[PDB]
Context: bound to proteins that are not shown
RNA sequence: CCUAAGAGUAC
DNA sequence: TTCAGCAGCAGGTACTCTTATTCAATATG
DNA sequence: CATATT
DNA sequence: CTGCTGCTGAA
Numbered sequence: 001c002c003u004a005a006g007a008g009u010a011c
Numbered sequence: 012t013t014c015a016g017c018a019g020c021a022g023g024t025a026c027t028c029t030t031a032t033t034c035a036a037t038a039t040g
Numbered sequence: 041c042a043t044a045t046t
Numbered sequence: 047c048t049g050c051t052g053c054t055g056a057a
Stems, first nucleotide, its partner, number of pairs: 003031009012057002015054003019050004035046006
């Protein structure tokens, strides 16, 4: 640096 | 004048943050 | 002992 | 959880 996941923000 | 045989899985609009990792195991120069 | 291959 | 497709052979 990329990917994935998770947690949330306002509708 | 009139009817039975299937099969394939993403999914609103912007924005913030964190966390893991991206083959292991074995053979050969 | 470090790198290619399933 | 929702959301579509094309027969013809034998009575």